An RNA with a sequence from Saccharomyces cerevisiae: 73 nucleotides with solved positions. Kimura et al. published it in Sci Adv in 2016: "Template-dependent nucleotide addition in the reverse (3'-5') direction by Thg1-like protein". It was solved together with tRNA(His)-5'-guanylyltransferase (Thg1) like protein. Released in 2016, the model rests on X-ray diffraction data to a resolution of 2.21 A. The entry also models magnesium ions.

Formats: sequence, C1' cells, structure tokens
RNA sequence: GGGAUUUAGCUCAGUUGGGAGAGCGCCAGACUGAAGAUCUGGAGGUCCUGUGUUCGAUCCACAGAAUCCCCAC
Repeated sequence: GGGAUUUAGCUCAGUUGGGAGAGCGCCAGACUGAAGAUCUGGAGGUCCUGUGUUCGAUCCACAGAAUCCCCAC
C1' cells in the first nucleotide's frame, strides 16, 4: 500500500434494484413392536453498521466496523 469475507445455531447461495435460499442441525410428524436411519411439515433473519440515491436497496453512492490474507517486517 492492497485484496477478500460479513446473509438462519453452524457451513454457505442470492441474475450488480420489486420484499432472501440451500445444506447440515434443531422441533414435530410417519415409516412401527421400539429406537436408529430416510420422507414430510415447521421454526429459525440487525442480509455487519450509519447516511444518502431511488416510487422501491442484501444489491447502487458516500462514510464506517470486524475477521482472514498478500506485500512488508
């Protein structure tokens, strides 16, 4: 001197603008003599923060935060 990351409890997707998903995991359910496994439903959200632009922002603009990393040491 610079880059990347930040989204569900955890690991991670989201067409650079029209109200955000998956997988583990959890809850319940059935499959039934019972678990364990697998299907179904359900729950989980400060889309890192603030301010703007816009009819409308996870997304754009300005300014910040935290973590990892390169360079350097």

It holds a match to the Rfam family "tRNA". A reference for the family is Hou (1993), "The tertiary structure of tRNA and the development of the genetic code", Trends Biochem Sci. About the family: Transfer RNA (tRNA) molecules are approximately 80 nucleotides in length. Their secondary structure includes four short double-helical elements and three loops (D, anti-codon, and T loops). Further hydrogen bonds mediate the characteristic L-shaped molecular structure. tRNAs have two regions of fundamental functional importance: the anti-codon, which is responsible for specific mRNA codon recognition, and the 3' end, to which the tRNAs corresponding amino acid is attached (by aminoacyl-tRNA synthetases). tRNAs cope with the degeneracy of the genetic code in two manners: having more than one tRNA (with a specific anti-codon) for a particular amino acid; and 'wobble' base-pairing, i.e. permitting non-standard base-pairing at the 3rd anti-codon position. The family's RNA type in Rfam is transfer RNA. Crystallisation conditions: PEG 3350, tri-potassium citrate.